[PDB]
RNA sequence: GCGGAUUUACUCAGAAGGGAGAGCACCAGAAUAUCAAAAUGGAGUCCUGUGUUCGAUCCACAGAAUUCGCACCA
Numbered sequence: 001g002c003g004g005a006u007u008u009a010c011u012c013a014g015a016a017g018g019g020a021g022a023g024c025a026c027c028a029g030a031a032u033a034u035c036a037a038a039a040u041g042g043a044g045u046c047c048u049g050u051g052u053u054c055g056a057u058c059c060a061c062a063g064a065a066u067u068c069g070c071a072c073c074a
Stems, first nucleotide, its partner, number of pairs: 001070002004067004011022002018054001026042003047063005
C1' cells in the first nucleotide's frame, strides 16, 4: 500500500433468510454446624451507518477496528 476473512450478553459459541445454545461476570434460594466444592433455578445478545426482502443473525454494502496474506529492478 492492496487483499480477502471475521466482529456476537465479559468469553463466546451460533446461524450462510424465519436459531439465540451454553458456560458463566454473576445472582438467588437450597447443601452444610457454617462455609467450600457441587447440584438447582433468575437474568444479559448478534460492531455501527445503508440497501434487498414478505422480514438480514444471515447476503450486498460504506466505516470502526482487527487477522491471514501478497507486495522496485537489475